[PDB]
RNA sequence: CAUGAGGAUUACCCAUG
Repeated sequence: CAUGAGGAUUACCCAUG
């Protein structure tokens, strides 16, 4: 970059791939 019926003080943070 990708997924989450993942969280937030919401353009940030986490897990997995």